Shown are 51 nucleotides from a PDB entry: RNA with a sequence from Escherichia coli, together with DNA. It was solved by cryo-EM to 2.1 angstrom. The 2023 paper behind the entry is "Control of transcription elongation and DNA repair by alarmone ppGpp".

[PDB]
Context: bound to proteins that are not shown
RNA sequence: CGGAGAGGUA
DNA sequence: GGGTATTCGCCGTGTACCTCTCCT
DNA sequence: CATGACGGCGAATACCC
Numbered sequence: 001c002g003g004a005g006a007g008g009u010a
Numbered sequence: 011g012g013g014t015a016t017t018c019g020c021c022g023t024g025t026a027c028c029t030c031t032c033c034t
Numbered sequence: 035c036a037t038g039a040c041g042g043c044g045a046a047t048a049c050c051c
Stems, first nucleotide, its partner, number of pairs: 002033009011051013
Other pairs, nucleotide, nucleotide, family: none
């Protein structure tokens, strides 16, 4: 800095 | 040849924010 | 290749004249 995956907060 | 019950393919399915890895 | 979603709806299909 775009996307994907994972997890989390209200 | 024409009306109607069944089928098939498409459309849609909350907001805001935070962390990590990995990707011709 | 993935094989744990499902309801609604309209076009297409088939069935029954």
Record summary
The PDB entry is titled "CryoEM structure of E.coli transcription elongation complex bound to ppGpp". The entry is indexed under Transcription elongation, Second messager, ppGpp, DNA repair, TRANSCRIPTION-DNA-RNA complex. It was solved together with DNA-directed RNA polymerase subunit alpha, DNA-directed RNA polymerase subunit beta, DNA-directed RNA polymerase subunit beta' and DNA-directed RNA polymerase subunit omega.